[PDB]
Context: bound to proteins that are not shown
RNA sequence: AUGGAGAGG
DNA sequence: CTACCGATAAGCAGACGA
DNA sequence: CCTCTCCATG
DNA sequence: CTGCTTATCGGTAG
Numbered sequence: 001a002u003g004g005a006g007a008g009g
Numbered sequence: 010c011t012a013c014c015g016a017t018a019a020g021c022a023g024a025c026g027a
Numbered sequence: 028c029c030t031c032t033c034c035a036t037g
Numbered sequence: 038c039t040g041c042t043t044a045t046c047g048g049t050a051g
Base pairs, nucleotide, nucleotide: 001036002035003034004033005032006031007030008029009028010051011050012049013048015046016045017044018043019042020041022039023038
Other pairs, nucleotide, nucleotide, family: 015047cWW020042cWS022040cWS
């Protein structure tokens, strides 16, 4: 900087 | 005159995105 | 639609 | 589910 996962109202 | 020019549809198809 | 953590790469 | 292309068949053309 990419890409990804889980979660908040 | 049946002919088909050729309209002219109605489709066809993954499109285009969230 | 707006947020928050964690991650693995080149 | 639509920009947009190939295709079946009715009536005026000659």
This is an experimental structure of RNA, together with DNA, with 51 nucleotides shown. The entry has 10 different proteins, among them DNA-directed RNA polymerase II subunit RPB1, DNA-directed RNA polymerase II subunit RPB3, DNA-directed RNA polymerase II subunit RPB9 and DNA-directed RNA polymerase II subunit RPB11. It was solved by X-ray crystallography to 3.3 A. It comes from the structure "The Structure Insight into 5-Carboxycytosine Recognition by RNA Polymerase II during Transcription Elongation". It is bound to phosphomethylphosphonic acid guanylate ester (G2P).